[PDB]
C1' cells in the first nucleotide's frame, strides 16, 4: 500500500439509547507567606483525534484521513 480495532478536559477515565456533553485527582486569581502547604474564600474552560458532507439540531448514521497496534500485501 488494502481492511479490523483503539482515538472524548492536563491526566485518570462516567455515560448512550440522534439533540441544553459528568466525576474526582489536579488546576488559575485572591486573604495568608519572603514562596508554598493547609485553612477560610472565588469559579473557569469541552475545536468529542483531525479536514469535511448530510440533516430542524452533530461526540452517535456517512465519506475521507493522520499517529499507533494486529494480519501466509
Nucleotide at each position: 500500500g488494502c481492511u479490523g480495532a483503539u482515538a472524548u478536559a492536563g491526566c485518570u477515565c462516567a455515560g448512550u439509547u440522534g439533540g441544553u456533553a459528568g466525576a474526582g485527582c489536579g488546576c488559575a486569581c485572591c486573604c495568608u507567606u519572603g514562596g508554598u502547604g493547609a485553612g477560610g474564600g472565588u469559579g473557569a474552560g469541552g475545536u468529542c483525534g483531525g479536514c469535511a458532507g448530510u440533516u430542524c439540531g452533530a461526540a452517535u448514521c456517512u465519506g475521507c484521513c493522520u499517529a499507533u497496534c494486529a494480519g501466509c500485501a
The PDB entry is titled "Cryo-EM structure of stringent response factor RelA bound to ErmCL-stalled ribosome complex". Shown are 73 nucleotides from a PDB entry: RNA (deacylated A/R-tRNA) from Escherichia coli K-12. It holds a match to the Rfam family "tRNA". Rfam links the family to the GO term triplet codon-amino acid adaptor activity. Rfam describes the family as follows. Transfer RNA (tRNA) molecules are approximately 80 nucleotides in length. Their secondary structure includes four short double-helical elements and three loops (D, anti-codon, and T loops). Further hydrogen bonds mediate the characteristic L-shaped molecular structure. tRNAs have two regions of fundamental functional importance: the anti-codon, which is responsible for specific mRNA codon recognition, and the 3' end, to which the tRNAs corresponding amino acid is attached (by aminoacyl-tRNA synthetases). tRNAs cope with the degeneracy of the genetic code in two manners: having more than one tRNA (with a specific anti-codon) for a particular amino acid; and 'wobble' base-pairing, i.e. permitting non-standard base-pairing at the 3rd anti-codon position. The entry is indexed under Stringent Response, RelA, Ribosome, Cryo-EM. The structure was determined by cryo-EM at 3.7 A resolution and released in 2016. Lineage of the source: Bacteria > Pseudomonadota > Gammaproteobacteria > Enterobacterales > Escherichia coli. Arenz et al. published it in Nucleic Acids Res. in 2016: "The stringent factor RelA adopts an open conformation on the ribosome to stimulate ppGpp synthesis". The reconstruction used 24,749 particles.